[PDB]
The depositors describe the entry as "Mss116p DEAD-box helicase domain 2 bound to an RNA duplex". The RNA has 28 modelled nucleotides. Crystallisation conditions: 8% tacsimate, pH 6.0, 20% PEG3350, VAPOR DIFFUSION, HANGING DROP, temperature 295K. The structure was determined by X-ray crystallography at 3.16 A resolution and released in 2012.
Context: bound to proteins that are not shown
RNA sequence: GGGCGGGCCCGCCC
RNA sequence: GGGCGGGCCCGCCC
Numbered sequence: 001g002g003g004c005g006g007g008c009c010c011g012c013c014c
Numbered sequence: 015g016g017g018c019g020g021g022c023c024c025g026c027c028c
Base pairs, nucleotide, nucleotide: 001028002027003026004025005024006023007022008021009020010019011018012017013016014015
Other pairs, nucleotide, nucleotide, family: none
C1' cells in the first nucleotide's frame, strides 16, 4: 500500500 | 421490517 471478517452502539428517513 | 449516514472496540490475509 491493497483485501477481508467480527462485537456493541448512535442519528435521520420510509 | 427496510433504507441513508456515523461512533467505539477486536481479528485475519497479501

Primary citation: Mallam et al., Nature (2012), "Structural basis for RNA-duplex recognition and unwinding by the DEAD-box helicase Mss116p". The entry is indexed under DEAD-box, RNA helicase, hydrolase, RNA BINDING PROTEIN-RNA complex.